Primary citation: Baranovskiy et al., Nucleic Acids Res. (2014), "Structural basis for inhibition of DNA replication by aphidicolin".
RNA primer, together with DNA: 24 nucleotides with solved positions.
Protein in the same entry: DNA polymerase alpha catalytic subunit.
The depositors describe the entry as "Crystal structure of the catalytic core of human DNA polymerase alpha in ternary complex with an RNA-primed DNA template and aphidicolin".
It was solved by X-ray crystallography to 2.52 angstroms.

Context: bound to proteins that are not shown
DNA sequence: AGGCGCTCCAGGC
C1' cells in the first nucleotide's frame, strides 16, 4: 500500500 | 433481531 483478521465511531 | 462511509490496531507480503 494491500490481504486476512478483529474493533466503533459517523451520518 | 434496520443502512452504509470511513477511520484504527496486528501480522504479513
Nucleotide at each position: 500500500g494491500c490481504c486476512u483478521g478483529g474493533a466503533g465511531c459517523g451520518c